[PDB]
Molecule: Loop A and Loop B Ribozyme strand; Loop B S-turn strand; Loop A Substrate strand
C1' cells in the first nucleotide's frame, strides 16, 4: 500500500 | 422493497488558526 | 471551540428509472 | 436486530 474480519462517533 | 443512476448532510480524522 | 480538506471519488437521507 | 464506514483493533499478503 492491498485483502478481509471486527466495528468507534454519526446518518439512515 | 429488491435492483439501476443520481447524492447531500452528520461524525471521525488530518491540517491550518 | 472555530475553518478547509479529501481517502467520504463514500452512501445513509433527498430525486429518478425497472420490476 | 439490521445498512454505511475515512479513526482504532485483529488476521492475511
Nucleotide at each position: 500500500c492491498g485483502g478481509u474480519g471486527a466495528g468507534a462517533a454519526g446518518g439512515g | 422493497g429488491g435492483c439501476a443512476g443520481a447524492g447531500a448532510a452528520a461524525c471521525a480524522c488530518a491540517c491550518g488558526a | 471551540u472555530c475553518g478547509u480538506g479529501g481517502u467520504c471519488c463514500a452512501u445513509u437521507a433527498c430525486c429518478u428509472g425497472c420490476c | 436486530u439490521c445498512c454505511c464506514a475515512g479513526u482504532c483493533c485483529a488476521c492475511c499478503g